[PDB]
Molecule: JIIIabc
RNA sequence: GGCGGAACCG
RNA sequence: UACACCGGAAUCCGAAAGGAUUUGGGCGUGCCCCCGCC
Numbered sequence: 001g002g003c004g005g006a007a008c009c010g
Numbered sequence: 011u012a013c014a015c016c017g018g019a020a021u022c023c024g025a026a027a028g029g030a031u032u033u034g035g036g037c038g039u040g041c042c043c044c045c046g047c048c
Base pairs, nucleotide, nucleotide: 001048002047003046004045005044008018009017010016019032020031021030022029023028034043035042036041037040038039
C1' cells in the first nucleotide's frame, strides 16, 4: 500500500 | 428480545505432549484502534 474481520448449538 | 459473560465450538502454533486466540472496539460512507492475510 491492498484485502478480510468471524460460523454454527445450551 | 440484544450484548456481557460460562460450555460446546472454530481458529491458530506444535512432531507430540501442550499452548493460543476468537465471533471486533471507537470518533465523524471517512478516519482511528485492535485481529488476520499478501